The RNA (23S ribosomal rna, nucleotides 531 to 1365) from Haloarcula marismortui has 806 modelled nucleotides. The 2005 paper behind the entry is "Structural Insights into the Roles of Water and the 2' Hydroxyl of the P Site tRNA in the Peptidyl Transferase Reaction". Rfam match: Archaeal large subunit ribosomal RNA. Its Rfam clan is "LSU clan". Gene Ontology terms of the family: structural constituent of ribosome and ribosome. A reference for the family is Cannone et al. (2002), "The comparative RNA web (CRW) site: an online database of comparative sequence and structure information for ribosomal, intron, and other RNAs", BMC Bioinformatics. Rfam 15.1 lists 2,955 matches to the family in 1,139 species. Keywords: ribosome 50S, PROTEIN-PROTEIN COMPLEX, RNA-RNA COMPLEX, PROTEIN-RNA COMPLEX, PEPTIDYL TRANSFERASE REACTION, RIBOSOME. The structure was determined by X-ray crystallography at 2.2 angstroms resolution and released in 2005. Entry title: The structure of CCPMN bound to the large ribosomal subunit haloarcula marismortui.
Context: one part of a larger RNA, bound to proteins that are not shown
RNA sequence: GAUCGAGCGACAGGGCAUACAAGGUCCCUCGACGAAUGACCGACGCGCGAGCGUCCAGUAAGACUCACGGGAAGCCGAUGUUCUGUCGUACGUUUUGAAAAACGAGCCAGGGAGUGUGUCUGCAUGGCAAGUCUAACCGGAGUAUCCGGGGAGGCACAGGGAAACCGACAUGGCCGCAGGGCUU
RNA sequence: GCCCGAGGGCCGCCGUCUUCAAGGGCGGGGAGCCAUGUGGACACGACCCGAAUCCGGACGAUCUACGCAUGGACAAGAUGAAGCGUGCCGAAAGGCACGUGGAAGUCUGUUAGAGUUGGUGUCCUACAAUACCCUCUCGUGAUCUAUGUGUAGGGGUGAAAGGCCCAUCGAGUCCGGCAACAGCUGGUUCCAAUCGAAACAUGUCGAAGCAUGACCUCCGCCGAGGUAGUCUGUGAGGUAGAGCGACCGAUUGGU
RNA sequence: CCUGUCAAACUCCAAACUUACAGACGCCGUUUGACGCGGGGAUUCCGGUGCGCGGGGUAAGCCUGUGUACCAGGAGGGGAACAACCCAGAGAUAGGUUAAGGUCCCCAAGUGUGGAUUAAGUGUAAUCCUCUGAAGGUGGUCUCGAGCCCUAGACAGCCGGGAGGUGAGCUUAGAAGCAGCUACCCUCUAAGAAAAGCGUAACAGCUUACCGGCCGAGGUUUGAGGCGCCCAAAAUGAUCGGGACUCAAAUCCACCACCGAGACCUGUCCGUACCACUCAUACUGGUAAUCGAGUAGAUUGGCGCUCUAAUUGGAUGGAAGUAGGGGUGAAAACUCCUAUGGACCGAUUAGUGACGAAAAUCCUGGC
Numbered sequence: 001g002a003u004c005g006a007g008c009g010a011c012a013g014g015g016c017a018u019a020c021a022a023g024g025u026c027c028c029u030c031g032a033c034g035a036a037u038g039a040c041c042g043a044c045g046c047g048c049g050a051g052c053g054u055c056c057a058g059u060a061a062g063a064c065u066c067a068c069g070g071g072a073a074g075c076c077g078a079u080g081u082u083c084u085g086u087c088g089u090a091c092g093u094u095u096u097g098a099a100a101a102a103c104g105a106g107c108c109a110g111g112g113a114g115u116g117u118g119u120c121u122g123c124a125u126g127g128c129a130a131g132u133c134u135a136a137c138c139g140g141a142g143u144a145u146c147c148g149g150g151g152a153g154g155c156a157c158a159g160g161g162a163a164a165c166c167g168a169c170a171u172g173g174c175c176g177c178a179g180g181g182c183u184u
Numbered sequence: 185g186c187c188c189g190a191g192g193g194c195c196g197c198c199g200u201c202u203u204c205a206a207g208g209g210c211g212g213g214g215a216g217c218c219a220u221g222u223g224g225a226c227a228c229g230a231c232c233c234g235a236a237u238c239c240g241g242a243c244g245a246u247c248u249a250c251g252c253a254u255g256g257a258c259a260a261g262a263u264g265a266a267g268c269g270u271g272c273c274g275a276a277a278g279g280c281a282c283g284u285g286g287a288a289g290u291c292u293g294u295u296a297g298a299g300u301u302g303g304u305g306u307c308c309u310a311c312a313a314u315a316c317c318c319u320c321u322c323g324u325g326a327u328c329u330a331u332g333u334g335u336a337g338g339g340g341u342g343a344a345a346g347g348c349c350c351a352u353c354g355a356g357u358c359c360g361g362c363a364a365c366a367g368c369u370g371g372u373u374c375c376a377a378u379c380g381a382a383a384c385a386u387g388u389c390g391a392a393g394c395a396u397g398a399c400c401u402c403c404g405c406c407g408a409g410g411u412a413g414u415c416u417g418u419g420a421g422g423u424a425g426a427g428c429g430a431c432c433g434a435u436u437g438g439u
Numbered sequence: 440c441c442u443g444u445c446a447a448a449c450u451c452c453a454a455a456c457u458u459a460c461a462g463a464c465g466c467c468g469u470u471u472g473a474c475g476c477g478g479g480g481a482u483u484c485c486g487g488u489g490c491g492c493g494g495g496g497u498a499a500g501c502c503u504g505u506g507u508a509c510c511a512g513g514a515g516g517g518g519a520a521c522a523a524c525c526c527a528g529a530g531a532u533a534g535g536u537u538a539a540g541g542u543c544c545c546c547a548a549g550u551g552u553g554g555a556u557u558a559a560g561u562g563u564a565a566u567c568c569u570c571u572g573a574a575g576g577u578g579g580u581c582u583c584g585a586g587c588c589c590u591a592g593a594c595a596g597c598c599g600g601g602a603g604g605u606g607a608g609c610u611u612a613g614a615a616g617c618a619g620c621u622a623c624c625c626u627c628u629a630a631g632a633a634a635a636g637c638g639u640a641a642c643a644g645c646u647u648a649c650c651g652g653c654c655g656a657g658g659u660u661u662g663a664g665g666c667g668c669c670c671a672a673a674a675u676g677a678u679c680g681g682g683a684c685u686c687a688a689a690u691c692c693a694c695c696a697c698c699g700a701g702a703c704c705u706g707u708c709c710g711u712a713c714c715a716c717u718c719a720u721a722c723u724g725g726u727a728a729u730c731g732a733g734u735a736g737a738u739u740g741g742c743g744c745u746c747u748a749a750u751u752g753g754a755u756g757g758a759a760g761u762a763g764g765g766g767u768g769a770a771a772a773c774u775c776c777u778a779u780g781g782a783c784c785g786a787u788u789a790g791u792g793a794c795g796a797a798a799a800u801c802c803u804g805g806c
Stems, first nucleotide, its partner, number of pairs: 009087010023076002025072004031066002037061001042055005091104003106806006116228013131155003137149004159166002169196001172195004179188004197212006231371002234368001238361006249335009258325001260292003263288001267284007297322003302318002305316002337353001339349003374741006384397005400480006409467003413464009425452001426450002433445002437441002486510010515526003530708007540698003543682003549695001551694006562684002575669003579666010596653005602626002607621003635646003709731002711727005742795001744792001746790008760779008
């Protein structure tokens, strides 16, 4: 649930349902506080009229929060489902434009897509610094690690020129940020 | 307010190339090398899958095409070529008639066997990845058929249809090359915080792609100004409108 | 001379406006470092729509420019629905007030007020492929104006008169208002044509002009505006979204009160940026009218998985896993309870990576 309507929900709020544990709150009177906002009534005065103005008054009220008193334990939260309100034509992709009469998937589980070497160029961190690093390889040993050795060679330390070949500011001037100084 | 002012900025000056000359280019007041993580580029499979190829070596003529070897099959009937005969006619050549004879890529034929015109029937997750039924064609020959045997992939075989070579042929099949390549389609899996486009310009065998710009973002450097709005001043402009007895070219009539 | 017209490839003229530079004001920048410079990483180079200005084209939801805002990549409110039309740019949550739009019901707010028009269901339709409605016509109706006529009687109607010379002359067989031609004169009079329209073979006859009477108040001509009507034909079932509405629930002129967003105002909280303090990016305090949307993409913090190492823990007094349930975190995800299970399991820190699925006519298995 056999009178009723379809992205199946999100958020609010009601029904019904609920062993414990792992959550414990919730509701009503009243009172305190009281943001923006913000009256009724009454009085007075305007308007053809709907209605408006001035005062009462930035008052009463005002979300949240708290206190006193009373209550709830399916009772508050939560969970399941259902009802009402508001919004709502999946998802991903293609596309100017997708609910699409554009493409994909029956359903679920598991599987399923920036990886390596070499070289180059940045960046962050770290060692050493006019230097820096070792490669193969050698010795040791706790024997693939690790300790010592190995500077071959690489890059940097001078450039320009096709080449021959030649070969530079360890500062001369003026601005001036940071910082420092002064009697600001 | 005044000094010193690293770094930084603007200059000088110095090395070298070109240089009668001059003017340019490049370089110059000491920062690099190595390591670890990470951003990005190029070659390689290079985020993953995705297709038609091309090439190598092999395996197939158990299917089928064609050839060859050795075998096998074709009821029955129709038609009645040559040849031959008899008779008649004829001088002859021959002719005519009847008979005989039994030829034929000859006729009829669901004989065997082979095939398949139409139904656009049945079937179309079939009985079947080519089947079923009726109709239809061939059936003594360029015939049909069994087995054996030969020809192999840019090669065969082809009464030629690009047909056939084992359900595959405008170049077989298998494995390998191989993770082929694509500028083309699809996909690329956890949460959040800051900023936030371009769908345009130049070049391109370029227009379904790239590169360089524009634009987005991150880091570092610099150090006092900046300018999306308005007003004013000094300038730029010929569109709207207007007009052409202002050019220019159109476009009415009258005395 | 005068008189009639034009120009994308004409200009004696000439805007709005766009634009260079500077000053001023504004805004912004010197702890948020602007402007500028260098370097790393891109994405992008099918665009679309509205508006303005276009060019082509009969046109187009057409093609191709340009400036701008929007969609794309922009929620929320309105527009029936509805990428780019209107309001509006938006952290969460809460109260309040508005915006566009709307207030008869569907559906929150008016069956609001003063007044006028419309009778067609016109209409109840800002924009639009989307809402049609044209040239032409209208004694439908409302409103405003101008000229002329009128109680010395207008306009219309009805009644009465509309008469003589003379059937004009001419033409003609004939024509006598009325075939044609020309003329178009005067008597009576309150009027009455040398005749305006029919009529006749030609007459006849019938009316108009013109005059009088009855009647008794506005009439006539013309201009302008408002709403509506005709013009107005289509295919499954008519429509303003629907119902339905007529002194409106239509239209126009005003006005009054309301409803109505995430906008604006207001309380608390969150993130982010910046500031003070600080070793801190740990706390605490402060500022934000001048912070809070986002596709491609750039930048940065965090969640989960495997195994290694160091430090340090849990488990047969019940590990992992699984099922159902409680708590926390914006979230990735963390954690506890109960049942099952029956042997392994973490945390922190530094590493490692065959590390995360809803999708690929994805693969395999099961259903």